Description:
The RNA (5' vRNA end - vRNA loop (40-mer)) with a sequence from Tilapia lake virus has 28 modelled nucleotides. It was solved together with Polymerase acidic protein (PA-like), Putative PB1 and RNA-dependent RNA polymerase. The depositors describe the entry as "Tilapia Lake Virus polymerase in vRNA initiation state (core only)". Released in 2023, the model rests on electron microscopy data to a resolution of 2.4 A.
[PDB]
Context: bound to proteins that are not shown
RNA sequence: GUGAGUAAAAUUUGG
RNA sequence: AAAUCUUUCUCAC
Numbered sequence: 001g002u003g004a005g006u007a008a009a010a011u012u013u014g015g
Numbered sequence: 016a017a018a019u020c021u022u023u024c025u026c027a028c
Stems, first nucleotide, its partner, number of pairs: 001028005016022002
Other pairs, nucleotide, nucleotide, family: 006009tWH010023tWH
C1' cells in the first nucleotide's frame, strides 16, 4: 500500500 | 493488568 496462505481476517454475524 | 481461554496470525512484492 498490493497481493497470497491458514475450519477467521473485521460488510465480522446466519434465517 | 482487567468487564479474564480474550487482550490474536504467517508469506512475497